[PDB]
This is an experimental structure of RNA (LSUa_rRNA_chain_1, nucleotides 459 to 1532) from Leishmania major strain Friedlin, with 967 nucleotides shown. It comes from the structure "CRYO-EM STRUCTURE OF LEISHMANIA MAJOR 80S RIBOSOME : PARENTAL STRAIN". Among the 75 different proteins in the entry, which are not shown, are Putative 40S ribosomal protein S3, Putative 60S ribosomal protein L21 and 60S ribosomal protein L7a. Keywords: CRYO-EM LEISHMANIA MAJOR 80S RIBOSOME WILD TYPE, RIBOSOME. Rfam match: Eukaryotic large subunit ribosomal RNA. Its family is annotated with structural constituent of ribosome and ribosome in the Gene Ontology. A reference for the family is Cannone et al. (2002), "The comparative RNA web (CRW) site: an online database of comparative sequence and structure information for ribosomal, intron, and other RNAs", BMC Bioinformatics. Its Rfam clan is "LSU clan". The work is reported in "Structural and mechanistic insights into the function of Leishmania ribosome lacking a single pseudouridine modification" (Rajan et al., Cell Rep, 2024). The source organism's lineage runs through Eukaryota, Kinetoplastea, Metakinetoplastina, Leishmania and Leishmania major.

Context: one part of a larger RNA, bound to proteins that are not shown
RNA sequence: AAGACAAUGGAAGUACCUCCAUUUCAACGGCCAGAACCAGCCCUACUGCAUUAUCCUGUCGGGGAUCAAAAUCCGGCGGGCAACGAAGUGCAAGAAU
RNA sequence: GGGUCUUGGUGAAAUGAGCGGAGUAUUUGUGCUGCGCACGGCG
RNA sequence: GCCGCACGCACUGGUUUCUUCUCCGUGAUGCUCCAUGUUGGCGAUGGAAAUGGGGUGCCCCCACCCGUCUUGAAACACGGACCAAGGAGUCAAACAGACGCGCAAGGGAGGAGAUAUG
RNA sequence: CCAGUACUUCUCUCGUACUGAAAGGGAGAUGCAAAAUGCAUCUGUGGUGUGCACACGUCAAAUCCGUUUGAUUUGCCCAACACCGACCGGCCCUCCGUGGGUUGCGUUGGAGUGUGCCUGUUUGGACCCGAAAGGUGGUGAACUAUGCCUGAACAAGGUGAAGCCCGGGGAAACCCAGGUGGAGGCCUGUAGCGAUGCUGACGUGCAAAUCGCUCGUAUGAUUUGGGUAUCGGAGCGAAAGACUCAUCGAACCACCUAGUAGCUGGUUCACAUCGAAGUUUCCCUCAGGAUAGCUGGUGCUAGUAGAAGUAUUGUGCGGUAAAGCAAAUGAUUAGAGGC
RNA sequence: GACCUAUUCUCAAACUUUAAAUGUGCAAACAAACCG
RNA sequence: GCCUUAGCCAACUGCAAGGCCGGAAAGAAAAGAAUUAGAGGCACCAAGUGGGCCUUCUUCGGUAAGCGGAGCAGGCGAUGCGGAAUGAACCGCUUAGGGAUAUGUGGCGUCAAAACUUAUGGGCUCAUUCUCGAUACGUGAAAAGG
RNA sequence: GUUGGUGGAU
RNA sequence: CCACCGGCCCCGAAAAUGGAUGACGCUUAAGCCCAAUUAGUGAUUGCCCAUUAUUCCUUUGGUAAGGGCGGAAACAAA
RNA sequence: GGAGAAAGUGUAGCCCUUCCGAUGUAGAUGUGGCCUGGAGGUUAGGACGAAGCUUAUGGCGUGAGCCUAAGAUGGACCGGCCUCUAGUGCAGAUCUUGGU
Repeated sequence: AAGACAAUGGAAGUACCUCCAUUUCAACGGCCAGAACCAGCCCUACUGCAUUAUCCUGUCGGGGAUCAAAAUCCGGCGGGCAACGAAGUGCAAGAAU
Repeated sequence: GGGUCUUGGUGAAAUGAGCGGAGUAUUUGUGCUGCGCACGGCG
Repeated sequence: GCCGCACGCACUGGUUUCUUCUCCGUGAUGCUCCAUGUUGGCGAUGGAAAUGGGGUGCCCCCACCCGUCUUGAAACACGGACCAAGGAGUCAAACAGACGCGCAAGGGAGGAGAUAUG
Repeated sequence: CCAGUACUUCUCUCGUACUGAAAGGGAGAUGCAAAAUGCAUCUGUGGUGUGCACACGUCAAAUCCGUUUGAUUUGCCCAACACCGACCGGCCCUCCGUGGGUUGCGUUGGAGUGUGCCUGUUUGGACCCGAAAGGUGGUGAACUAUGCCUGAACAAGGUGAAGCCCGGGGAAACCCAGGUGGAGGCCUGUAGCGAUGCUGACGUGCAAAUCGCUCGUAUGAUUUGGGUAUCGGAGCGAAAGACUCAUCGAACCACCUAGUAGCUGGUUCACAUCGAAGUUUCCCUCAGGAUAGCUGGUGCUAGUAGAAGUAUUGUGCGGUAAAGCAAAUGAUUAGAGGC
Repeated sequence: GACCUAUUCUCAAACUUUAAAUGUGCAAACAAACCG
Repeated sequence: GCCUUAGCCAACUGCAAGGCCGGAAAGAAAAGAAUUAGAGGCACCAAGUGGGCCUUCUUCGGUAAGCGGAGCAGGCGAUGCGGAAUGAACCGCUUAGGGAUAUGUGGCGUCAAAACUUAUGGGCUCAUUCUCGAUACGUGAAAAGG
Repeated sequence: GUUGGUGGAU
Repeated sequence: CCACCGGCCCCGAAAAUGGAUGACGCUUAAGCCCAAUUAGUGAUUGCCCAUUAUUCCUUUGGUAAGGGCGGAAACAAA
Repeated sequence: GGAGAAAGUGUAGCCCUUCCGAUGUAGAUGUGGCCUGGAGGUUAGGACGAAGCUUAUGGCGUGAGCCUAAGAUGGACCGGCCUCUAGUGCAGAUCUUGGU
C1' cells in the first nucleotide's frame, strides 16, 4: 500500500517519489497563464421569385333545426387578392460588410 | 455574429470588394414605354 | 387577315422614379532552412524553478491462454514447474533461367613443364 | 620467402551445319534463260503487310517570339510479329512440267564461350528427431527344461494283503473260527516339496510377485548337493507356445545402420511492396503426386494501339416458368343423341 | 347392350400446338470498308 | 484504270484470286442516338494450394435433421471495427499514426451516451405460480373455441 | 372479453 | 334484433439444479399499429454513438508530376 | 542576421512544391536494413583501467537495435568503416545436459 473481482495486460489522468536528462535565472527565459489583431476554416441570424378557383364574398331559391332563429348542406346569378409574418407548396443565388 | 488548448502567425515578399492611391460617377436590377419578329384566340 | 398580348428575342431601343460605389498599383537581384508582438505569475545561482523521461499505488473505461492440426479453439482436443548452455535447408556433382564481368566466329581449359625459385 | 604469384607449346573440348535406320549427301543474290552439275556479274536487305530513331514537308495549341508540345505526308526502315518464296537432307505422287504433297531439334550476313552469383529439378544421411522388421559374425544350460555319474533325506500314528502255527466239522473234495506277520504309485499327520480360497493385508511395499490364516501331497512316476551332456529359426518339453540368467508366437552382444517412412512432432531477427487455393485431366489413384487455373518476380515492345463481367440500335439462337387436354401421345369422372 | 357423335370433371420429370422474364452469338469506318 | 493466273464459264473483258494507279472519307450527321480512376500486345522463371464451410434465389434423395448431393452469386477461411445482451458466416462498414465536424446500422426510464420520462399527435390492450407484450435471421405453438 | 366492418329484420 | 369476418386479449398449452423481453421494472406504458420535430404560428437539419464520409497535421511507397543546381553583387572580429 | 546548396535508385534521404495508395493466413520479392565468430585493408582506444557482468542511467530509432552515465564491479585486451567468409540469431520438438 492492499478487502473478497485469480493474477498479468491497453488507454488516459492523478497522488507520492526520483544517485536521470535538458533549459533558465534580469531592460533576461527554450517555463505557465490572460487578452488583442491578421490569414484560413467551421457554425450561426438577416430572404426573393413563381403558384392558389374543388377557393373567398354578396344575393335568390330549398334544406335543416329551433321556442323562434341562425349554422352544417345543395342549385343559380354578380363580384374577386383569404394576402395579418395569407398558405405547411415548387425553386432560392440573401456577407457591400 | 460568434468559435478555433480543432491550424498557423505578429508582417523576414500581407496581391486584398479587405492593403494603398484617385474619383465620387459608372452600370446591375425594379418600374414605365417604341418598332419589327415571336406566342395565344378566331376566321 | 383581325383581335389579344402576362411583358419572350433583336435594335446592347428609350426614361432616371427607386436601388448599387467605381477605377488603377508593388517579381524572386530570395535556390533552401532557421531567426521578430503585449500583459502578469515563477525564476536574483539554490538542498532553486521549469519541462521531459523513469518508478509505485489508485480511480472511470477496455480486455477469454499461448504454440498447433483443423471448415471451425477460449474449449471438457494435444504439448506446456523455473533458469543457464546447446539445438535443425548444409556440402558436392549434372542441367536450366535471371543478373554481374572478360573475349568474340571464336572462347576456354585440364594435366604437365620451365625459371624468377633455390 | 613461396601449397601463392609471374610464363608456356602442341593438343583437348564447346561452337561456327544439318539430315537419314543406314550405305550416304550437304544450304547466297540478281539477270538472261529453261540446259537430267545451263551461262554471266559480285557495294550486298529473297518478297509483302505492320513497325524506334533520322531526313523532307504540312497542320494545330502554347510562347519570355528565341522556340516548345502534339499530330500527321513521303523515304529508308533497325529490333520484332504475321503471310509467302527459294535452297539442303529423308519419303514420295507424278500428265514428267518454270508440276504437286510433306517431314527435320534445317538455312535465308552468324552468337557463342569462360567465370561469379541467386532461384528451381535430381542423387547422395540430404532441414532435424522417430518404427514393427531384414542380414552377418559371436556369447550364454549359476535362472530354468531334460538324460546320465556319485553322495544325502523322509517325526508319530491307522488299516492289516501273501507266507506260517493252531481249534472244530467232513466219506471225500473242502468249509468255519483264533493267532502270527507286516504288503500297498494305501489313509491321518511333522520336516520337506507345492500353491486352493479369502477374489484378506500390501499395492510410490519388507518385496520389479512378498506376508497371514486356510489348503494339496508327504515310501515314491518322491525331494535335494556336486559333476557332466544337449541351444538360437536352434535346444528341451507327462504339451501351457511352457522354459533357455527380471529378456521368448524366435535369447543376448557388436556390426550393415544416421536402415526406409505418401505418416506424427519441431524448425531461431525487423520493417516495406504485393498476395491465394480446396477446382480441371491422368495416375494400384481416394491422408500422395504430375498437369492447367489462381499468385510473385523479371522484363520486351512504336504510351492510348487488336480494350470492356455495362448499355443502345440492328440481326440470329432457345423450349424452362406459365398455358392446354374443347389439339397429337399417355392417364381420367359423368351425363346426353344416334343406336 | 355394344359401339360412333359431339360434350363434360381432373392431370403429366422421362407429353405438347403456343410461349415469357432473366440469357446467349455477331456488327456498329484508320493493316478495314466504298467508288473507277 | 491497269498487270498476272496452268482458276470458272461456249466465250468475255462476265465471275474468282493476288497486286498497282486514282478519288472520296458528317473519321462518322439528325432522330433520347453511350460511358469509362478507358496505354494494347508478347514472353521467361518459380511458390503455395488440389480435406472446405455458410448464406440468397433454383433445386434432387430423405418423415426429418445443426443430414447427404448439385446450379448462379456473395462471404468466412485469411479480418478486425461499429450494432443485434452473448454467437466464424446476420445488419452497417471494410482497416498508415493522430485531431475537428457529420453520418450508417441501432437507439433516447435506470444499468448506459441521447426526449433531466419530447409534442400544444390519433387509436387499441388487463394478462392469479415456465408469473401478457416488447424474439428480423432465430432460438415456440396447430386444428378448434370465447 | 372488448373494439371495428359487411348484409338482412322490425 | 339476427347471421357473417376482422384487430388486441384469453382457453387449447405437461418435466426433471433456482432463473431469465439481458436485469430491474413498466400499464395517463417504458406495450402494439401509424405519424412528427418544438407544432393549424408563419414553410425544409430534435438528439446520441464508428478504424466509414469531409477536412487539417505527420509518416511511408509510387507506372509518380514539376522546379533549382555556370555560387547574382556586397559584407573581418571586438 | 546565421548556416547549407551533392546532376542524385537505395542514407542523418542534394533541396523545394504537388497528387494518389496504405489491413491480410499459405506464399513471393526488396532493404547505403539490425545482430554474431573469423580473414584482407584502413582508422583509433587501453593500468589516469580492455573484455565480461549489474541497472527506477537516460538519449536516439516505426523496429531489429545503437550510444552515453554509474558501479562504493573487474583486472588485460579491444572499438568504428569498406570488402571476404561461415558450425551466424530460440519460448515450447512427452527436445539434450547441469542446477533449482